[PDB]
Context: bound to proteins that are not shown
RNA sequence: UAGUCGGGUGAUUAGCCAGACUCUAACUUAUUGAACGUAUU
DNA sequence: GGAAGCGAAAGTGTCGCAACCCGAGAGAGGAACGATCTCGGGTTGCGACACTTTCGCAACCCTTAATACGTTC
Numbered sequence: 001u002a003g004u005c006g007g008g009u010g011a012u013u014a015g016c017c018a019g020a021c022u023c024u025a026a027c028u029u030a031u032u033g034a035a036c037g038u039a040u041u
Numbered sequence: 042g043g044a045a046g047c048g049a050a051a052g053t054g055t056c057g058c059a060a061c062c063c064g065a066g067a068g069a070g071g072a073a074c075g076a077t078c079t080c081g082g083g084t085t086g087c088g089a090c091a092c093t094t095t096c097g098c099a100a101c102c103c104t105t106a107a108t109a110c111g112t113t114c
Stems, first nucleotide, its partner, number of pairs: 002022004007017003033114006042101001046098022070074001
C1' cells in the first nucleotide's frame, strides 16, 4: 500500500472522521425441530 | 432419490476419396504390325465424421409441519 477490526458522527444498511490489527489464509449461514435470549404467563 | 429433456464423453461404423492396377483401343513409323497414351472399370486403404450408448443434472416433497419476536445448526 492493501485487506481487516470498529469508537464516533451521520432522517443513518450509505458517506465521513478517529484509532487499531497483520500464522500464505472467513466466504455471515437454517424452521414450524432443538437449544439460547427476550416477551407473555 | 432422480421426473423429463438435454447434451457431454467416448466408442463404433459408414462412406467418399485418392491412389493404384489392369485390359481395351486407336493407330506411330512405313508393310509389319502394334509404339504410346488415354478410357473406363475395379480394388484397397484411409480417415473424417455420423451414429450410438451411457451418464448425470435435480422437478417433486410423499397422508403424516407450526405459526410471539430474534439467533445458531
Molecule: msrRNA
Organism: Escherichia coli